[PDB]
C1' cells in the first nucleotide's frame, strides 16, 4: 500500500486527516 471499521472538523449526511487488524 489494498480492504472493512470508528474518530475529530462541519452535516443533510458528503469531505478531509491518523489508527486497529487482514493480505
Nucleotide at each position: 500500500g489494498g480492504c472493512a471499521g470508528a474518530u475529530c472538523u462541519g452535516u443533510a449526511a458528503u469531505a478531509g486527516a491518523a489508527c486497529u487488524g487482514c493480505c